[PDB]
Molecule: E site tRNA
Organism: Homo sapiens
RNA sequence: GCCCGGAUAGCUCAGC
RNA sequence: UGUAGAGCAUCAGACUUUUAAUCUGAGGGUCCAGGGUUCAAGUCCCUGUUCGGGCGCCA
Numbered sequence: 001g002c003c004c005g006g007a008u009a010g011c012u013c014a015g016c
Numbered sequence: 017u018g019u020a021g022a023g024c025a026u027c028a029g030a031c032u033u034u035u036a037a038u039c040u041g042a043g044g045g046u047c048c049a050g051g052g053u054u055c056a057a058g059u060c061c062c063u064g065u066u067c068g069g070g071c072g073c074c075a
Base pairs, nucleotide, nucleotide: 001071002070003069004068005067006066007065010024011023012022013021018055026042027041028040029039030038048064049063050062051061052060
Other pairs, nucleotide, nucleotide, family: 008014tWH008020tWS009010cHS009022tHH009044cSS010044cHS014020tWS015047tWW021045tWH025043tHS053057tWH054056tHS
C1' cells in the first nucleotide's frame, strides 16, 4: 500500500 | 429509514426468624466522528479514529 469485518446502558447481545 | 430493546451493574421498596430468590419499580446508553442521501438516520453511501484477520513489498 490492498481486500474485508467489529465499535451500541458499567459489561454482553440484538436491532427500522 | 415511520418506537434504542433484552439479560447481567447499581439502587429504593415488597416479603422471610435471619436468609434466600422473586417481584414492584428508579438509573444508564456519545446507538465509534464528519459529510452527503434525507418529510423520515445508529440504520443508506463516502471520507476520518482505533481494534482484528488474510494479502502484497526494487527508493